[PDB]
């Protein structure tokens, strides 16, 4: 760096809703 995951795990954001990405974790690679 990437790709999945979450916050009742903590941190940030967008957002009517949910879920995405970052961070960190954690798991792959």
């Nucleotide at each position: 760096g990437g790709c999945a995951g979450a916050u009742c795990u903590g941190a940030g954001c967008c957002u009517g809703g949910g879920a995405g990405c970052u961070c960190u974790c954690u798991g792959c690679c």
This is an experimental structure of RNA (HIV TAR RNA), with 29 nucleotides shown.
Davidson et al. published it in J.Mol.Biol. in 2011: "A Small-Molecule Probe Induces a Conformation in HIV TAR RNA Capable of Binding Drug-Like Fragments".
It comes from the structure "Chemical probe bound to HIV TAR RNA".
Keywords: RNA.
It was solved by solution-state NMR.
The entry is an ensemble of 10 models.
The model includes bound 4-methoxynaphthalen-2-amine (L8H) and arginine (ARG).